Method: X-ray diffraction, resolution 1.7 A. The entry became public in 2000. An RNA: 19 nucleotides with solved positions. The work is reported in "Two crystal forms of helix II of Xenopus laevis 5S rRNA with a cytosine bulge" (Xiong and Sundaralingam, RNA, 2000). It comes from the structure "CRYSTAL STRUCTURE OF HELIX II OF THE X. LAEVIS SOMATIC 5S RRNA WITH A CYTOSINE BULGE IN TWO CONFORMATIONS". Crystals were grown from: MGCL2, CACL2, CACODYLATE, MPD, pH 6.0, VAPOR DIFFUSION, HANGING DROP, temperature 298K. Keywords: DOUBLE HELIX, CYTOSINE BULGE, RNA.
[PDB]
RNA backbone atom coordinates (compact mmCIF):
# COMPACT_ATOMS: atom_id res chain seq x y z
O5' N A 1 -0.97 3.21 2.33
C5' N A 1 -0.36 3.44 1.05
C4' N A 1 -0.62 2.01 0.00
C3' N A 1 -1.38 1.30 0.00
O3' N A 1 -2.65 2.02 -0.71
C1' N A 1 0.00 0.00 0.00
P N A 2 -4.20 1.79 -0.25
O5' N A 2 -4.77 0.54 -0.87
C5' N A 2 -4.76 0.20 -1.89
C4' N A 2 -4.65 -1.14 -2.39
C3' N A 2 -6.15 -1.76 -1.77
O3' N A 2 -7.27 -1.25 -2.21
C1' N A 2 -4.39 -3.09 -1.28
P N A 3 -8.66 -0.87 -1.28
O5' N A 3 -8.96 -2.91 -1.10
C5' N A 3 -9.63 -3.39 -2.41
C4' N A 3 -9.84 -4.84 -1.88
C3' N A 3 -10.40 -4.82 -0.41
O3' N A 3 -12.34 -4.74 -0.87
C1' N A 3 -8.92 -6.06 -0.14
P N A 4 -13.12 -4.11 0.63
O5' N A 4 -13.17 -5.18 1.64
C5' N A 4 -13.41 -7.06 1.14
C4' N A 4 -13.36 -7.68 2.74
C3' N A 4 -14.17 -6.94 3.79
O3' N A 4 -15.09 -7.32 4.08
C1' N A 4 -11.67 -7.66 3.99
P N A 5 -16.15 -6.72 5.17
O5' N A 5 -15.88 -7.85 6.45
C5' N A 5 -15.95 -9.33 7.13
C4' N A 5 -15.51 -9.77 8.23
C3' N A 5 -15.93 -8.75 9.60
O3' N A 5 -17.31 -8.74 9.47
C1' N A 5 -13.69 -8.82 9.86
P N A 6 -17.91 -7.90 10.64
O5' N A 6 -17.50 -7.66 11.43
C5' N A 6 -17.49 -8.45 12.83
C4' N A 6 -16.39 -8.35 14.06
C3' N A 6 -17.38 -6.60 14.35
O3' N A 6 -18.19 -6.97 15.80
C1' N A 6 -14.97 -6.71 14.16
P N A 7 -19.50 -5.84 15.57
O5' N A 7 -20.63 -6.42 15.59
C5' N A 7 -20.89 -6.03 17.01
C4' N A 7 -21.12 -7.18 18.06
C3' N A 7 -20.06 -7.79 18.37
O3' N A 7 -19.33 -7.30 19.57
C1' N A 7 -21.66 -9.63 17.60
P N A 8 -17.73 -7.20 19.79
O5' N A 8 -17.33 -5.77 18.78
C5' N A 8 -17.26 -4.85 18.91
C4' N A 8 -16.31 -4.48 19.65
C3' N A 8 -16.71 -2.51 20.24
O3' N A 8 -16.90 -2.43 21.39
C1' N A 8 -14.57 -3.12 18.20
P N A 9 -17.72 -1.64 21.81
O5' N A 9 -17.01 -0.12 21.87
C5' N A 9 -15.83 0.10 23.48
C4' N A 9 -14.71 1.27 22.69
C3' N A 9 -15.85 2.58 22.14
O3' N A 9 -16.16 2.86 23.54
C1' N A 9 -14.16 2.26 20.65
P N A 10 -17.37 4.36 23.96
O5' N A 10 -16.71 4.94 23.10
C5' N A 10 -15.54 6.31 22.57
C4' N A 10 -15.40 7.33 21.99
C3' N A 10 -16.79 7.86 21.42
O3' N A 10 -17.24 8.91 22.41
C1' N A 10 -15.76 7.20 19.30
O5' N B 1 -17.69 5.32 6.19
C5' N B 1 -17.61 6.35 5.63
C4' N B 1 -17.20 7.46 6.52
C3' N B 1 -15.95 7.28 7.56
O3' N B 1 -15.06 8.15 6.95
C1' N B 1 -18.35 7.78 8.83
P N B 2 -13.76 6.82 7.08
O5' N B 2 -12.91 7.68 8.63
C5' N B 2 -12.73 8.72 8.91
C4' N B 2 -12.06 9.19 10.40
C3' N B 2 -11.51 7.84 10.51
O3' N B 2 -10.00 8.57 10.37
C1' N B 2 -12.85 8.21 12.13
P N B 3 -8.79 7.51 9.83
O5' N B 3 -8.53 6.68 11.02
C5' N B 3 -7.69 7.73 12.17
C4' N B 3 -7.78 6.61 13.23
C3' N B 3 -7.16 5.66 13.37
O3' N B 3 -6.22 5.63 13.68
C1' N B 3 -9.46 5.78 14.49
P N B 4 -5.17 4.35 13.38
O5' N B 4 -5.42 3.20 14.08
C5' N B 4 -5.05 3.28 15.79
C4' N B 4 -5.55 2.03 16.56
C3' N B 4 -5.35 0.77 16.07
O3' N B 4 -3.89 0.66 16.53
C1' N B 4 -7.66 1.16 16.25
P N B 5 -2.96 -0.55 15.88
O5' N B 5 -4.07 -2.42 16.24
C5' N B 5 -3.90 -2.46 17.23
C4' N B 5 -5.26 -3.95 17.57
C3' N B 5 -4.98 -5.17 16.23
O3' N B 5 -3.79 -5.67 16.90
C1' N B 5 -7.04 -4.41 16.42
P N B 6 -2.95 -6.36 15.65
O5' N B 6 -3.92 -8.00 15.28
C5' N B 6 -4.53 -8.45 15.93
C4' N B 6 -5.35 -9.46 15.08
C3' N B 6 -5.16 -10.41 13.98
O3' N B 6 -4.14 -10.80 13.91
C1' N B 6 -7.03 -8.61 13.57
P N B 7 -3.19 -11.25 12.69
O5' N B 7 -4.33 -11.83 11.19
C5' N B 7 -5.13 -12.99 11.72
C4' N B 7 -5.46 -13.18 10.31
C3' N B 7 -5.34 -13.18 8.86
O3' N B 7 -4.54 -14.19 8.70
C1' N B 7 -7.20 -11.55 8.43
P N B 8 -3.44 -15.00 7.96
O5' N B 8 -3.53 -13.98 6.24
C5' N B 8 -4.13 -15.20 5.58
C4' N B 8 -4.66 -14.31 4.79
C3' N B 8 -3.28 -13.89 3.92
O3' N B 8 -3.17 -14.79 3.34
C1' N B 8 -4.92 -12.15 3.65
P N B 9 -1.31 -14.81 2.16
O5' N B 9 -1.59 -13.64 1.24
C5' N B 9 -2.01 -14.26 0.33
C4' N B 9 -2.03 -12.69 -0.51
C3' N B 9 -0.44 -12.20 -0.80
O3' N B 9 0.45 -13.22 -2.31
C1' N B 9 -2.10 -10.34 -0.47
RNA sequence: CAGGGUCGGC
RNA sequence: GCCACCCUG